[PDB]
RNA sequence: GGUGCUGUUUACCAGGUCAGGUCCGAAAGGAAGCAGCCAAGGCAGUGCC
Numbered sequence: 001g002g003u004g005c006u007g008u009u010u011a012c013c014a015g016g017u018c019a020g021g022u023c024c025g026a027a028a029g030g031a032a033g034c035a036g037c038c039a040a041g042g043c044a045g046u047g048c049c
Stems, first nucleotide, its partner, number of pairs: 001049010015038003022031003
Other pairs, nucleotide, nucleotide, family: 018034tHS018035tHS019034tWH020033tHS021032cWW025027tHS025028tHS
């Protein structure tokens, strides 16, 4: 290094979802999407290759 587990850590900077709020639409409905969450990454320890 790979992979698995556990602990920990990570505002935005093209992951998923997206409460709340926003946008477009007369409406029906569309769109983007923060926090969260999940995931993912970072730092370690243990097992296995």